[PDB]
Context: bound to proteins that are not shown
RNA sequence: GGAGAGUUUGAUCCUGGCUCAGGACGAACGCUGGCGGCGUGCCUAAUACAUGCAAGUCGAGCGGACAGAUGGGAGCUUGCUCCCUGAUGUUAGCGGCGGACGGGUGAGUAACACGUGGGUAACCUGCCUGUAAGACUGGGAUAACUCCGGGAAACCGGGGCUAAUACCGGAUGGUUGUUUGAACCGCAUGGUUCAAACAUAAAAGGUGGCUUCGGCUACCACUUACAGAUGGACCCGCGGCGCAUUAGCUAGUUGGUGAGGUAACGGCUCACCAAGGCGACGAUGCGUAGCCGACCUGAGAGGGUGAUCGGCCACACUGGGACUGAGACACGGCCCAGACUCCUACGGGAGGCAGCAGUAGGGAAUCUUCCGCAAUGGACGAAAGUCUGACGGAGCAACGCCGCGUGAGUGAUGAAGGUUUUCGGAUCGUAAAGCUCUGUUGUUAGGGAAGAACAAGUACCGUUCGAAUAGGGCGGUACCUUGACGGUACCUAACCAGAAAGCCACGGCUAACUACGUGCCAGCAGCCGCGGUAAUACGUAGGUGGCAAGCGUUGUCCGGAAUUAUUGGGCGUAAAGGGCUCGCAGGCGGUUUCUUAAGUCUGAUGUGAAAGCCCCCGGCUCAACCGGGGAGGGUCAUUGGAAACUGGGGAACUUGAGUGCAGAAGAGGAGAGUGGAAUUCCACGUGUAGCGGUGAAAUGCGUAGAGAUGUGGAGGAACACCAGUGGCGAAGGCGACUCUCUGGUCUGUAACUGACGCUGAGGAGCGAAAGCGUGGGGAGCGAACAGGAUUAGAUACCCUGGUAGUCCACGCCGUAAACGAUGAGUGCUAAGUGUUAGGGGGUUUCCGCCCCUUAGUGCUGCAGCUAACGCAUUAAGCACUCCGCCUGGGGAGUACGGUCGCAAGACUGAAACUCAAAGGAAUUGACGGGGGCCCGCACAAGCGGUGGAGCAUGUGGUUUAAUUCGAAGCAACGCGAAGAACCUUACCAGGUCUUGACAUCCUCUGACAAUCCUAGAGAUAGGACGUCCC
RNA sequence: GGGGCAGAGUGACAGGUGGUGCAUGGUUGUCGUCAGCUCGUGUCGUGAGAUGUUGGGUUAAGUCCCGCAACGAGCGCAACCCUUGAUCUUAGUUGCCAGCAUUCAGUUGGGCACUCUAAGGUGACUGCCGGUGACAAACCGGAGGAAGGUGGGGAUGACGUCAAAUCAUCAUGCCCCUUAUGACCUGGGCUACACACGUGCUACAAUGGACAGAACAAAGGGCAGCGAAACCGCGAGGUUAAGCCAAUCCCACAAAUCUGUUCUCAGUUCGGAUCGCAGUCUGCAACUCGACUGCGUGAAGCUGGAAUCGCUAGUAAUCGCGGAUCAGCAUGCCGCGGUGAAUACGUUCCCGGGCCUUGUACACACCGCCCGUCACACCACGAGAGUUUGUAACACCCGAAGUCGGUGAGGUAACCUUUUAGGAGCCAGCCGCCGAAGGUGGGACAGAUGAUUGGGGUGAAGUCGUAACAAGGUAGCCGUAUCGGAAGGUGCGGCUGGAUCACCUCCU
RNA sequence: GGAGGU
RNA sequence: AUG
Repeated sequence: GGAGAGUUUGAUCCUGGCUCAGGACGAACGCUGGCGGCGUGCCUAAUACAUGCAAGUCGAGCGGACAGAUGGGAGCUUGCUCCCUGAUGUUAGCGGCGGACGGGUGAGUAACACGUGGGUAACCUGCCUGUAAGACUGGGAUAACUCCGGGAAACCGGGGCUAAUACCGGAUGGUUGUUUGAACCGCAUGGUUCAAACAUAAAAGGUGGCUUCGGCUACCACUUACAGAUGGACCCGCGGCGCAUUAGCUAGUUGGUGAGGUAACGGCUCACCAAGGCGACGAUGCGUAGCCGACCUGAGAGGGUGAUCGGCCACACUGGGACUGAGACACGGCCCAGACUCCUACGGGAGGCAGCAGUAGGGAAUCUUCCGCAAUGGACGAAAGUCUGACGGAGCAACGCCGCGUGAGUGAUGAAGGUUUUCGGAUCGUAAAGCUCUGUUGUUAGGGAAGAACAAGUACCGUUCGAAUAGGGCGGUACCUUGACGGUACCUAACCAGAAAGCCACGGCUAACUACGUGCCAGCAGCCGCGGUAAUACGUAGGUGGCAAGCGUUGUCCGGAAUUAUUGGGCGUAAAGGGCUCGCAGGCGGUUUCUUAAGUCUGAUGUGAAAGCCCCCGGCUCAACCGGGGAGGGUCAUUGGAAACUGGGGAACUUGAGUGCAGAAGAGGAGAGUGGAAUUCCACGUGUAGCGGUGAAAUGCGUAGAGAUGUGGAGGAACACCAGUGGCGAAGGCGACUCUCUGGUCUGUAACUGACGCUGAGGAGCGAAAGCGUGGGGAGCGAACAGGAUUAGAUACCCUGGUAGUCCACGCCGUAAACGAUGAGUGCUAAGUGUUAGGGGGUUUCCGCCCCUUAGUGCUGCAGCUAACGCAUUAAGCACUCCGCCUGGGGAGUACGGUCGCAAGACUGAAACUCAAAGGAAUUGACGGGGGCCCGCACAAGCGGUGGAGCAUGUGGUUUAAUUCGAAGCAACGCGAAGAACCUUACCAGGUCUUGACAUCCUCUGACAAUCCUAGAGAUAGGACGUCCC
Repeated sequence: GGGGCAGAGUGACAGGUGGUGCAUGGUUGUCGUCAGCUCGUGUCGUGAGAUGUUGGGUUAAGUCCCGCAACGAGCGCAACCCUUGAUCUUAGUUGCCAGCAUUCAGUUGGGCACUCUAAGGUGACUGCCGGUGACAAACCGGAGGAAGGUGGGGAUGACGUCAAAUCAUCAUGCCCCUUAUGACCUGGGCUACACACGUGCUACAAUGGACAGAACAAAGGGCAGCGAAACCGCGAGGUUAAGCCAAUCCCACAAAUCUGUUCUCAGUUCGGAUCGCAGUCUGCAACUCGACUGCGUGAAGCUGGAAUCGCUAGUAAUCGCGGAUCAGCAUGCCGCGGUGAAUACGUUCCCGGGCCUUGUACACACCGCCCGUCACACCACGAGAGUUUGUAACACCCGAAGUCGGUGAGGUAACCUUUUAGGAGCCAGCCGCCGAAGGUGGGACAGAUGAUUGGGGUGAAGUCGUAACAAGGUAGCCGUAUCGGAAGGUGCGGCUGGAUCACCUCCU
Repeated sequence: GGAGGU
Repeated sequence: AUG
C1' cells in the first nucleotide's frame, strides 16, 4: 500500500475492445446566487495600439542665468523706485553615478540552453569591506550664454566668449613588459616566492572647524597594489522529445605550423600544409518544445503538465552593426536596412505597451485608463530628501479553497391547499399557524489598533582621528517627526425572523416512485437502450434522493486499463511465428585455477538553494493560510576496502561443437543416356452401320467406310505393381532403370583440436502453381472462346470441340490454407505400443525369438499445461538464450512515399471516417436437397368422390342507408348460428325518452296497476274505471 | 310498527353486443392419443450443461426385460369407467307365446318356457400345448371358447408450441360515451349480385325411369304435446275424435331390396332448375323474405382440364328413419339401422412423426441467415490540367551601416622644434576586406485551392439475382491467371478450417 | 471399439 | 429462386 460494474450469447466459458463509478483545472457554458478570509484571472493574435504614467539623482564637482534683499545712493508725487551683489533660494546647461537592476513575454532554441557533478595552472569583476602606499608641477579647450542662417514650430547648421572632481603634457611610483639570477612545488602547457637592470604607466578636489592666514585637520571624493566578498565568462562527465515512409553528413569541415584576435583556452579568424572528423551506442534532416525546483495523477513503477511563486536561458516592430561602459552588442540608447504608423504651415520632423492600466482585433474566456510611496527593496545624495505602475493596498470576476448564514424551541388540532386514492384514507407533516427565543448576518450608533522600524537634528557617554579644551568618524543613550490601506479590521450597544436556496437526478449500473399528457410522434440517451393507446427511461406535476451558494454540461490530464504488461500480457484454433536456409554486426554463452578490478557491493567525505510535499511545534475566534525546527531525496563526485557473479588477461580440462578412423540407409540434388504400359495421330489387312455422349438429349464423328479388330511406325507427357501416419531434403519439394558429378543426416570409436558454440535485425541465396520475355516442343489435358443442352435467365454446373498454358533452355517474377495455422538452440520431467536406419548382448552354423541402446517417424496416455478443444520425451509441460510478430472489427493490405519488377504486381505501410461489437471453444435445441432405424389411409394395392353442370349453404369481393359483429394455411369458410318474415338484432332510416328498459339505496306517500274509449305506424299520450296485501 | 307491495321526487348511480383476446380469468383448437416431458438425491463439467431418459432385445407405447454413476419419483402410456359380442341367477308386465284350447288379430283363458327388458354374477389372463428367444422380456403357431393376443367402438388429450380463438355466453384491469356509444318503437337490412372460393344436394340414366304386388329394421320423441280410426279433398291438408304423462296409445306407411308389367338409348317416359297459375298450413303478418301441394312450363347436364379428397370391414359405397333447435322453415348438425363391397404384394418413392448420429455462420430457430452490383441521401478521403501561399538553403548581382586595414597631397587647440614657421599626432576625404536587406535564377520542402474523377463509410422499408452458412444443393477456402451486369464462373497448384458411403494401417 | 491414409 |  492495490476493490470493481455494465455490454457480444438461447444460455455458458474465454478473448477482446467500448462505457461507467475517482481525482484534478489559469477552465468555459447553462440555471441560480448572501457574506467574509486567502489565493488566482489573455491558455488564442511574440496581433495592432489612442491617451496618461513605468529612471532618475547630485548645487557639498562646475560656470551662467533668474528670483530673493540687510543696507547705500537715487529722482521726485510719500505713491513708489531702482542699481550693487546680502545671505538665501530655483535650475536650463557641463560633469559624476544610475539607466546592463527592478518589470514583461516565451517567439526562437533539441543546444553545455537547462539539471546534476566537476574543472579553469585559459579568465573578468564598478559599487561594498580590509591592508599598504600616495595624491607633485604646468597647459589648451568646450557646452551654457551671446550674434548669423534655415524652419510655423519642433528642431537644424555656422562665428565668438567662459568653468570644473571634464580633458591633456611632465615629475615620483611596488602594476605591467623585456632581460637575468636564485629557492621550492605541480597535472603537459607550467605554478608560487625573492632579487637585479632597463621601459613605460597614477591621482581632484569639495564641505565644515581652527588658524600666526603660510597652512593644519575631520569627512566625502580621487590614484595604485594586494587580499576578501559579490557577480559574471568558459570547458567537461552524465540526464532529459517524435520520425528510418529521414542513412549517410561534413570541406574551416577534422588536425598541424604560424600569425591575428579575445578578459581568456580554442578554427575564434586568416594564410599555408596534410585528409581527417561525425554516424546504426541513430549522425544528418524534418517536426515539436524555453529548461528546472515543482504541480496533477497513481499502491508503486509510471503518465501528464512546466500557469501562479523561485532559479537559469532567450527576446524586446523585423534584420544586421557597433559605441559608451565594471557590466550591453542595451525593453522605455545610437547607426543602417525593411514593414508599418503619426504630426505638418509640405520646409521638415516623429514612433515601437511581450512595463502598469486601457482600446481594437482574435477567441468559448480572463480585470481598474484606481490609491500611496506609510512598509519592504532598489537608484542618486553628506543629509534632508527626489525618483520608483518594483512593491504595498484598494477595485472587478462564485474563477478556486476555507469559513458562516439563509433561523431556534415548543408545536396534532396531524388545519387549509397541492398530489394520490383500491374514495376509507394516505401524503407533503411538526412542515405551516400559534406561543416563546436568538442576532452570526443585516440595518443603525458609539469606540478603534497593530502594521512604525526609523532618519535628520541637536544634548550627553565610550572610543578614534587631530594642534586642539575645535571639529568630525564609529558604537551606545534621551527627546522629536511620519499610515496608502482606513475610520478598514476589531470591539460595544439598540431594532428586526424580518431582506438571504438553488441546481441536478430518481429503469439498471446508482441513493432516490407515483399520477397525467403523448402514442416509434414529440422527444430522451454516459452504456444497456426508452417511446408504435396502461411509459417508475419522453414532457409536466407531486413526492423522494444527492449536493448546496452553488449545481450541472462540455473540454483537457491521470486512474480504473495487466489496454504496450520492467514491476506486469501474449503468438496450435480467439490478433499475433518471418515460406526456408546461410550469415556480417549485435545479444547470450560449458568446467577448474590464478590475476585484474570495468560492472557489482561497501566505509568516510562532499553536494543535491529558498518556497513546496511529509513529520513536529506555534499565530490568525476555527479552517484555509502564515511562520519556526527537522526529516527526505542522486544509475552524483573525491578518496579507501571486499572479490562470490559479470567483463578483460594468462594457464589448464572435455561433456558442447568440430576433425580423424570404421560402418549404414535414403523418390536429396545436377548432368547424360535407356526402357515398358497407355492416350492421340499416320499407313495397311479383316470387317459394317452406327459411334460418342447424358438425368434425358442434342451438338459432334461415320457409307468419302467410322467405332471395333491385327501388324508396323511417328511424336509428346507421365512413370502402374512395388508403395508403407515408409524414406530423403532447410523449406518449396523429390517416385521407371542405368551411369557421371555432388550435399547432408545417422551409428560406433574414443585417435586428435580444446568452448572453436547458440541465435541472428539489415543483407545474400533458395522458394509449389499461376504469370512474363526470347526460342523450341506440343500426345493428353485445358483458362479464354465457339457450339449443344439445362434454366424464368445460365455470361455456370453437364456435353462436343478448343487457344494460351501445362513440357524444354536461359532469364524474370518471389507469392500460397508456403500449414504441424505450432521460430531456432539447449537441458529436465511416468509409461504402453507400432515402425525406419544402426550398434551391443543373450541360447546358437543360423533362422529367428528375447534384452539393451542411439537417432527419426506414428498412436495411446500419467504429472503438468489449456477458455475449452486438446498437448503430453516429436509438449501446447518445467526452465534459460536469441530472433519475428500481436494490441477491438471495418476503412485496408487500401492511399501517399520509397525499393524492386519488362509487365502483372511484390515488399514496406497509414490516417480521416465508422461500429459496440468482431471473435475462439463448448452446450441445448432447431434445421439439412446428411446418415441410420421405426411408425402412420404416408405412399403403394383398391373403392367412391370433389374440380365440370343445376341448386342449397358459408366465405371473399363489390354494391348498399345498413348490407351488424366474430372466425382467415394445415388448425377460417353448412364456422359462433341446436332454426334472421315480426321477435331474435347487436346494423340502417324515421318517430321518440332521459335515476332511465335493468339494480341497491334514500326519502314521500299511499296501490301500482290491469281493463277499455279516443289519437298514433307504434312507442306513447289523453281520458275513463276502480284505489293497497299481512 | 311496516312483513310488505307500490308508486311519485330526489343524486349517489344505473347503463354499453363500446375499445383492447397483444392486460386477463374461464373455456377451446392445434401439434397429437403423437410417446413423450420432468423432478429429488448422488455423481461428472470452471460453466452453460450432462447423467438418469443413452445402449442390447421387445412393444401399439419412455410397454417390459437386461446392461449401465446412477438410485428413485411424478405427469403421460396401459389398466380402472361406458357400450357391443357369449352365458348363469333374480325378476315375468305394458314385453314374449313353446307346449293347450279359442281370435280378424298374442286376440281371451292360461303360462314366462323362449326371446326381450335390467340388476347382480361368470368370461380373456399369453391362463394352457409346441417352437423360437438368454434361460429374460417377448415373438410365431395350436387347442378350447362367443370372443386370442390392448376382440370392436367410446370417454379419457402429458410438459409445452402457435402473443392461435373468444372482452359478443359469462366474468374482468384499463381506456372511452352518459339529453348518448344508453333506452323505446315501426319499417328495412343481416336473404343485395358483373364475379371468385370452400362444404353439400340432385343429376347426367337401362345395375335405369314409370306403374303395380309381397315384404323386412333400429334408435328416438310426445301434455297443450302426440294425435288413431272414420269422413271430405287429385294433393298439401280439413272435420270429428279414440288412445296415451307411455315396453300399453301415437308419431309410424321404413326405403333400398324381391317379384311382375311398361319403357328401348332419346337431352328421352333421364334430369329436375326456372317461371306462370291456383291452393294448404303456421303465424298479428309469407311483398321484400317461409315450407309444402296441384296444374302448366321442362333449363343446364352425355361422367367432368390442371389438380385434389375420404376410407383397411359391418368400414367405404348406397337406402331410408329419428332427434336437438323449432309457432312455421335443413340438401346442415347429432344419432339409428337396412344392403354391403374392392384392396394392403410391399417401404423404392412423396408427406409427417418418434429415436440415435453427424454438419451448421441457424436460436422470434431454413418461412433462418446472408453476398455483391445498380438507384437515392449524407459524410470523410485519394487522384487531378492547374492556381496559390509559405519555409529553409544554394549560385550569382549589388552591397548600407559599422568595426578593421591602407592612404589622406585637405584641415588641425594640448606634444616637439622654430619662435615671420615646421614636425609628430589627430580629424575630414578616398580605396580594400568582411558584411544585413534587396535583386535575378533553377531546384528542394510544406500547406491551401482546383474543373473533373476514383473507390470507401454510413443510412425504417428500393431493384437484380442467390455467392456463403447443411453435402447450402457444383464442398469450401488460399495464391495466381482469365472471363462475366452482380454476387461470382473456369483453369493450374495447394489446404482440411470437407459431408456420405466403401477399403488399408494405428490405437482402445 | 475408436483415429489416420487411399 | 425468394421470405